[PDB]
The RNA, together with DNA, has 76 modelled nucleotides.
The sample was in a buffer at pH 7.5.
Murayama et al. published it in Sci Adv in 2023: "Structural basis of the transcription termination factor Rho engagement with transcribing RNA polymerase from Thermus thermophilus".
Released in 2023, the model rests on electron microscopy data to a resolution of 3.2 angstrom.
It was solved together with DNA-directed RNA polymerase subunit alpha, DNA-directed RNA polymerase subunit beta, DNA-directed RNA polymerase subunit beta' and DNA-directed RNA polymerase subunit omega.
Ions in the entry include zinc and magnesium.
It comes from the structure "Thermus thermophilus RNA polymerase elongation complex".
The entry is indexed under Transcription elongation complex, RNA polymerase, TRANSCRIPTION.
Context: bound to proteins that are not shown
RNA sequence: CCACAUCCACCU
DNA sequence: GTGCACTACCACAAGCACCCAGGTGGATGTGGAGATA
DNA sequence: TATCTCC
DNA sequence: GGGTGCTTGTGGTAGTGCAC
Numbered sequence: 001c002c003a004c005a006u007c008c009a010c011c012u
Numbered sequence: 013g014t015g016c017a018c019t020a021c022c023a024c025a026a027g028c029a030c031c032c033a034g035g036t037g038g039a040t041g042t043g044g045a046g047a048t049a
Numbered sequence: 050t051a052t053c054t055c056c
Numbered sequence: 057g058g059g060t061g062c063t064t065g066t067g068g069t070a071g072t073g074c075a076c
Stems, first nucleotide, its partner, number of pairs: 003042010013076020043056007
Other pairs, nucleotide, nucleotide, family: none
C1' cells in the first nucleotide's frame, strides 16, 4: 500500500 | 320475562423489517459549480 | 484570473 | 425484490347491557 464498488472467469 | 342495541373479542387484511452457500484468480474504477485566493 | 473549496 | 415472521388494525361476531 492493500478500502469499497463493478465486471469476467474457475471449483463444488 | 323477551326484543333491541352495545361493546369486547376474533378472523382477516395491510404495512414492515429481514433472510438469500463456500472458496479462489484476474481486470478496471473513486467529482462538477461557487467562493475566495 | 487560478486554485481551492462548496454543491 | 422474493419469501417469512411480526405487529397492528379493523370490520366482523357473539356475549351482554338496556328497552319492549